[PDB]
Source information:
The RNA (xanthine-II ML2/3) with a sequence from Paenibacillus beijingensis has 69 modelled nucleotides. The entry is indexed under riboswitch, xanthine, RNA. It comes from the structure "crystal structure of xanthine-II ML2/3 in complex with xanthine".
RNA sequence: GGUGUAUAAGCUCAUUAAUAUGGUGUGAGCGUUUCGACCAGGCAACCAUAAAUUGCCCCAGGCUACAUC
Numbered sequence: 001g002g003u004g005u006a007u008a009a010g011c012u013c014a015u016u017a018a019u020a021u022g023g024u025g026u027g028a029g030c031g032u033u034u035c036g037a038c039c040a041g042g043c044a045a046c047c048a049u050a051a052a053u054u055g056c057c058c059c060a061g062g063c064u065a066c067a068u069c
Stems, first nucleotide, its partner, number of pairs: 001069006007037001010030006022047002031038001039061001041057005
Other pairs, nucleotide, nucleotide, family: 008031cWS009060tWH016024cWW018022cSS018052tWH019049tWS019050tHS019051tWH020050tWH023052tWS032034tWS032036cWW034065cWS035064cWS040058tWW047051cWS
């Protein structure tokens, strides 16, 4: 480096920033016969000022673990 497997940029709860030019940060637990890790940008939806988000690219990419070429 290729392939296979694990995780689903995921789930639950809590907390926190912003408000259509925005939708953020964080903690605990879960999730893998799995140690760690859990990382983001684009394209859209939705919300006509209030809090709370949804989907797609993605059966993709990265890191970590195990097996293998």

The entry also models magnesium ions. It holds a match to the Rfam family "Purine riboswitch aptamer". Crystallisation conditions: 0.04 M Lithium chloride, 0.08 M Strontium chlorid, 0.02 M Magnesium chloride, 0.04 M Sodium cacodylate pH 7.0, 30% v/v (+/-)-2-Methyl-2,4-pentanediol, 0.012 M Spermine tetrahydrochloride.